[PDB]
The RNA has 46 modelled nucleotides. Released in 2016, the model rests on X-ray crystallography data to a resolution of 1.6 angstroms. Keywords: ribosome, antibiotic-resistance, aminoglycoside, decoding, RNA. The PDB entry is titled "Crystal structure of the bacterial A1408C-mutant ribosomal decoding site".
RNA sequence: UUGCGUCCCGUCGACGAAGUCGC
RNA sequence: UUGCGUCCCGUCGACGAAGUCGC
Numbered sequence: 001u002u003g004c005g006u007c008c009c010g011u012c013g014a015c016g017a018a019g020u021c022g023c
Numbered sequence: 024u025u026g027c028g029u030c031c032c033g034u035c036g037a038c039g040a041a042g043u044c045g046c
Base pairs, nucleotide, nucleotide: 003046004045005044007042009039010038011037012036013035014034015033016032019030021028022027023026
Other pairs, nucleotide, nucleotide, family: 006043cWW008041tWW018031cWW020029cWW
C1' cells in the first nucleotide's frame, strides 16, 4: 500500500406522538 | 381525526471520492 477506526463533505434509507405546505 | 406526498429540522442505520488525526 491494504485493512480498521475517527474527523470533514456527500448519497440512500428509517424514526420523530418535530414544524410546514399540499393531496 | 387518521392516511399519503413536499419542504424543513433533529436522531439513527448503511455506504462513497479526496484529504486529516490514529491503530